[PDB]
Context: one part of a larger RNA, bound to proteins that are not shown
Molecule: 23S ribosomal RNA, nucleotides 571 to 1299
Organism: Staphylococcus aureus subsp. aureus NCTC 8325
C1' cells in the first nucleotide's frame, strides 16, 4: 500500500511518551503555502557553471618607503642613525643628518615679498603660525604582494635497448614453374647473315609455405591488446628479411619526403633549473549584526567584456540656507499646431507680350 | 490676322515639407534683496565600486508605422524588492518587509463554486459562450435617437384584367423587330402603358416587367448617427484562445449601497539608533537592499600580569526539553584519563560549502 512530492514550512486530529518544567518531547491523518545551493548575468527552477559524501588541509601576508585618520609626548622646536654600553631586553649615550621656523624665481639672486613687466600699474605664487617623533587604523608604491591555471621562452644536462639512416660481422628463403645469352651438332652461304634441334641456366622473373608485410572486411572499443584478432590480402633470390656489436642528439640527428622517426601524443624529445615566467582572462576567497548605500554614463584610450579623470556611494571635517516644491512676475528659444510671405513640391481654372502653321 | 505653343509674366481656388515660415503653444529652461511648505546643499580630505544593462510606457532615428530588433530623449520598475493582484510569468497593476499577535482598515484586483467577500440593487443591451483572438469587404440579426416620402379621396404586398397604335423608331449589322451596340426617346386611344425592366430567338415568335384598374383593409417605405451582435476565420503528442468547474448572467453598459482582500496604514507588546522635553522618565522619527564604504562585536590559537579549576575526574567526544539580537555561551550525564578556564591587554599559520581545489575514508 487511491498516492503526483526541491521534501520543508504554518495549520493539525489520534497515538506513545515526560523534561535544563518549559504557556514539555516524539510522531504526524489531513489542510494552506511553497521550482536546492553557489557561480555569471539584463534576466537562471535553469536544460548555463561547480560540488558522490564525509573529515581534514586550502586564499589581502610581511619588509621598506609614501600618504591619511586617531593617539600621546614635546613645541618654534620637534627628532636622533649608525656606533658604544647592556641581559639577544628596557634602557644609557650618540646631534652626524632629517623635518619645522619663508617664499619667489628657470636662474643671478631678492626676501614678507617675489616673479612677469619699461611700470610705485595689472597679474601668478606667497605673507599676515604650527611643527615634530613614535604608534593603531586605512589606502599606495617596491617586492610573487589575496589563491590557483597556461600554451610558450631560456640555460645546462639525459636519451639511438622504440624508431630512421648508416658502419663492421653473422643468420635466413619448403616446393614447384618460366627458360635470356652464350655454347654444340645439322642444315644453308663465295663466305657471312641465317633455320632447326640440344645443350645452357639468366631474371628488382611466375605460382606458393617458413618470413616480411599491412588493401577490405566484421569483431573488439570501462578491449584478452593504450593498435589486437577471425576470415580474406601483398612480397617471398631481392632497392628482401633478420641476429649480435655500433655512429649520428633537439639551435640536433635521420628521412626513396608522410612535418616522417629519435623509448606508448615532435610544427622542434625528456629532465633539472630561470621559476611563484607572464596571464588587461576563468575560477575560487573561510565569523556575526549595525547604518547608509549605488553603476551599468561622458570624455581620452593600439581602445572597446581592459584602463584613467569626471559622473553616482561611503566615512569625517568645514560653510550655514546657499537646496527642494510651489504661487507670483521677468526673460531666453521657434518645437506640436498652422501657414503658403520666402526656397522647394503640387491640382483645376482665367488671362495672354509676343511671335509662329494661319487668313 | 484669330479655333496650336503661349513654353513668359498676372492672377482665382485647393494642397504637401525632417534639413519651408507671414505664424507659434502646451512644456520644459534661466532668474527674482520674492512668499508659503520642505530639508536640503555646498568645500575639503580618507575609502571605493560602476564603466555587458533589461523590459515597460511615450518623444523620435533606423528597419518593413516588422522583431522579445536596433539607436537617441523623457517616466517608471527590475537590477539591487519581498509582499497583494495578472493561472503559473525580473521589467506590468498595486505596495517598499526593524521583530513579535489567532486583532481592526483599505489598495491593485476581486465577491456561483475550486477560493476570502453581493447567486447585492436599479435601468437597459447581447444570444453570438459574443463575452473567453484578426482585416478589406459582404448581410432583410438585433437596439437606440433623428430627417423624411406615401396612405381609410383606400397605401405597400398579394390576387383579377388590361400593358395598346404609328412602329420592325433611326443608323450600324448578315440578322439588330423594346430587349448586342450607338443616335434620339417622341406622339395617338386611355381607367394606364418605357420607342421599353428582365427571361427568350440567328432574327422574329412566347413569357413577364414598368404603369393602370378592380378585390383587401392598416399602416407602408427612404435617408443619416449610433449601441450590441454574425459571416469573413485552416496546423501540426491533448479538449487546449475563460487557470478548471462551470455561466445567458457568474456576459456587456450605466448609477448605487456592502464586503473581501497586501509583509500598506492602525491596534499592542518589543529592538536599536536618533531628535526633542528633559536628572527622573516621556514623546515621535528611523530601520528591503547587490558592488561597495562605516561601526560594533562573536569565537579559534599563543603571550603577559591577576585570580582560579582539576584523579573526589583536565581537555577532547556524545546527548538533552539550556541560555544571549546574532556570531556564539553554560548546565547535567556518559565516555575520556591529564591537564584547562576565567579577567585585562598583547600577537596572529584567527573561522570554509562551492576552487572539473588537495589528501584519506566511505
Nucleotide at each position: 500500500a487511491c498516492a503526483a512530492g526541491u521534501a520543508g514550512u504554518c495549520a493539525g486530529a489520534g497515538c506513545c511518551c515526560g523534561u535544563u518544567a518549559a504557556u514539555g518531547g516524539g510522531u504526524g491523518a489531513u489542510g494552506g503555502c511553497g521550482u536546492g545551493c553557489c557561480u555569471u548575468u539584463u534576466g537562471u527552477a535553469g536544460a548555463a557553471u561547480g560540488a558522490a559524501c564525509c573529515g581534514g588541509c586550502g586564499a589581502g601576508u610581511u619588509a621598506c618607503g609614501a600618504u591619511u585618520u586617531g593617539a600621546u609626548g614635546c613645541a618654534a622646536g620637534g627628532u636622533u642613525a649608525a656606533g658604544c654600553a647592556g641581559u639577544a631586553a628596557a634602557u644609557g649615550u650618540g646631534g652626524a643628518g632629517c623635518c619645522g621656523u619663508a617664499g619667489c624665481g628657470a636662474a643671478a639672486g631678492c626676501g614678507a615679498g617675489u616673479c612677469u613687466g619699461a611700470a610705485u600699474a595689472g597679474g601668478g605664487c606667497g605673507u599676515u603660525u604650527a611643527g615634530u617623533a613614535u604608534u593603531u587604523g586605512g589606502u599606495c608604491g617596491u617586492a610573487g604582494a589575496c589563491c590557483c591555471g597556461a600554451a610558450a621562452c631560456c640555460a645546462g644536462g639525459u636519451g639511438a635497448u622504440c624508431u630512421a639512416c648508416c658502419c663492421u660481422u653473422g643468420g635466413u628463403c619448403a616446393g614447384g614453374u618460366u627458360g635470356a645469352a652464350g655454347u654444340u651438332c645439322a642444315g644453308g652461304u663465295a663466305a657471312c647473315a641465317c633455320u632447326g634441334a640440344a645443350u645452357g641456366g639468366a631474371g628488382g622473373a611466375c605460382c606458393g609455405a617458413a618470413c616480411c608485410g599491412a588493401c577490405u572486411u566484421a569483431c573488439g572499443u570501462u578491449g584478452a591488446a593504450a593498435a589486437g584478432u577471425g576470415a580474406g590480402c601483398g612480397g617471398a633470390u631481392g632497392a628482401a628479411c633478420u641476429g649480435a656489436g655500433g655512429g649520428u642528439a633537439g639551435c640536433g640527428g635521420a628521412g626513396a619526403a608522410a612535418u616522417u622517426c629519435c623509448a606508448a601524443u615532435c610544427g622542434a624529445a625528456c629532465c633539472u633549473g630561470g621559476a611563484g615566467a607572464u596571464a588587461g582572462c576563468u575560477g575560487g576567497u573561510u565569523c556575526u549584526c549595525u547604518c547608509c548605500g549605488a553603476a551599468a554614463u561622458a570624455g581620452c584610450u593600439u581602445u572597446a567584456g581592459g584602463g584613467c579623470u569626471a559622473g553616482c556611494c561611503u566615512c569625517a571635517a568645514g560653510u550655514g540656507a546657499u537646496g527642494a516644491u510651489u504661487a507670483u512676475u521677468g526673460g531666453a528659444g521657434g518645437u506640436a499646431g498652422a501657414g503658403c510671405a520666402c526656397u522647394g513640391u503640387u491640382u483645376g481654372g482665367a488671362c495672354g507680350a509676343g511671335g509662329g502653321g494661319c487668313c | 490676322g484669330u479655333u496650336a505653343c503661349c513654353g513668359a509674366a498676372u492672377u482665382c481656388a485647393g494642397a504637401c515639407a525632417a534639413a519651408c515660415u507671414c505664424c507659434g503653444a502646451a512644456u520644459g529652461c534661466c532668474a527674482a534683496u520674492u512668499a508659503a511648505u520642505u530639508u536640503a546643499a555646498c568645500u575639503u580630505g580618507g575609502g571605493a565600486g560602476u564603466c555587458a544593462g533589461a523590459a515597460c510606457a511615450u518623444g523620435g532615428g533606423u528597419g518593413a508605422u516588422a522583431a522579445g530588433g536596433u539607436c537617441c530623449g523623457u517616466g517608471u520598475u527590475c537590477g539591487a524588492a519581498a509582499g497583494g493582484g495578472a493561472a503559473a510569468c525580473a521589467g506590468c497593476c498595486c505596495a517598499g518587509a526593524c521583530c513579535a499577535c489567532c486583532a481592526g482598515c483599505u489598495a491593485a484586483g476581486g465577491u456561483c463554486c475550486c477560493a476570502a467577500a453581493a447567486u447585492a440593487u436599479a435601468u437597459g443591451u447581447u444570444a453570438a459562450g459574443u463575452g473567453g483572438a484578426a482585416a478589406a469587404g459582404g448581410a432583410u440579426g438585433u437596439g437606440g435617437c433623428g430627417u423624411u416620402g406615401c396612405c381609410c379621396a383606400g397605401a405597400c404586398a398579394a390576387c383579377u384584367a388590361g400593358g395598346a397604335u404609328g412602329u420592325u423608331g433611326g443608323c450600324u449589322u448578315a440578322g439588330a423587330a423594346g430587349c448586342a451596340g450607338c443616335c434620339a426617346u417622341c406622339a395617338u386611344u386611355u381607367a394606364a402603358a418605357g420607342a421599353g425592366u428582365g427571361c427568350g430567338u440567328a432574327a422574329u415568335a412566347g413569357c413577364u416587367c414598368a404603369c393602370u384598374a378592380g378585390u383587401c383593409g392598416a399602416g407602408u417605405g427612404a435617408c443619416a448617427c449610433u449601441g450590441c451582435g454574425c459571416c469573413g476565420a485552416a496546423a501540426a503528442u491533448g479538449u487546449a484562445c475563460c487557470g478548471g468547474g462551470g455561466c445567458u448572467a457568474a456576459a456587456c453598459a450605466u448609477a448605487u449601497u456592502a464586503c473581501c482582500g497586501a509583509a500598506g496604514c492602525u491596534g499592542u507588546g518589543g529592538a536599536u539608533u536618533g531628535u526633542c522635553c528633559u536628572u527622573u522618565g516621556g514623546a515621535c522619527a528611523a530601520u528591503g537592499g547587490u558592488a561597495g564604504g562605516a561601526g560594533a562585536g562573536c569565537g579559534u590559537u599563543c603571550u603577559a600580569a591577576g585570580g582560579g579549576c582539576g584523579u573526589u575526574g583536565a581537555a577532547g567526544c556524545a546527548u538533552g526539553a539550556u541560555c544571549g539580537u546574532a556570531a556564539g555561551g553554560a548546565c547535567a550525564u556518559g565516555u575520556g584519563g591529564a591537564g584547562c578556564g576565567c579577567u585585562u591587554a598583547g600577537a596572529a599559520g584567527u573561522g570554509a560549502g562551492a576552487a572539473u581545489g588537495c589528501c584519506g575514508g566511505u